[PDB]
RNA sequence: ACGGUUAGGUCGCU
RNA sequence: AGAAGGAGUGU
Ligand code: CIR
Repeated sequence: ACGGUUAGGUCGCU
Repeated sequence: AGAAGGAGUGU
C1' cells in the first nucleotide's frame, strides 16, 4: 500500500 | 447480537 476485501478469519469491545 | 481500526493476521 488495507482498515480491508470474497472474510470473521481473528482479536477485543459492548 | 452489533460495530469504530483500535487491534493482528494476510496480500
Ligand atoms: C482473508 O483476508 O483472508 C479473509 N478471507 C478473512 C481474514 C480477514 N483478514 C483481515 O485482513 N482482516
The RNA has 25 modelled nucleotides. Entry title: RNA APTAMER COMPLEXED WITH CITRULLINE, NMR. The model includes bound citrulline (CIR). The work is reported in "Structural basis of ligand discrimination by two related RNA aptamers resolved by NMR spectroscopy" (Yang et al., Science, 1996). Released in 1996, the model rests on solution NMR data.